[PDB]
Source information:
The depositors describe the entry as "Solution structure of the poliovirus 3'-UTR Y-stem". An RNA: 22 nucleotides with solved positions. It was solved by solution-state NMR.

RNA sequence: GGACCUCUCGAAAGAGAUGUCC
Numbered sequence: 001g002g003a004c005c006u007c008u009c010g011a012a013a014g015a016g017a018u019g020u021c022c
Base pairs, nucleotide, nucleotide: 001022002021003020004019006017007016008015009014
C1' cells in the first nucleotide's frame, strides 16, 4: 500500500451488521 464473507427489512430502489489475508 490493496481486498473479501452471509442475510434482516423492503413498492421500486437500496440502507446496513461482523473479523481477517498477501